[PDB]
Context: bound to proteins that are not shown
Molecule: crRNA
DNA sequence: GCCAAGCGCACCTAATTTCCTAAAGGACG
DNA sequence: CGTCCTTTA
């Protein structure tokens, strides 16, 4: 620590191994914190 | 200490749709 | 009439 891109690498020296459906759109979910009113 | 209902803000994640075309058609100089 | 953009199935 290199990549279409990602993850792990260096793999023998400008790369190795595996994976990789992209673009657009819509929508939903989750985490965290604050506040309100409550429970244990 | 933990947690519920709701509001708000910030962030990250992901499900489900559509297309993946040549040629007819026409507006325009 | 040719070209380039749009619309079709």
């Nucleotide at each position: 620590a290199a990549u279409u891109u990602c993850u792990a690498c260096u793999a023998a020296g400008u790369g190795u191994a595996g994976a990789u459906g992209g673009a657009a759109a819509u929508u939903a979910g989750g985490u965290g914190c604050g506040c309100u009113u409550g429970g244990c």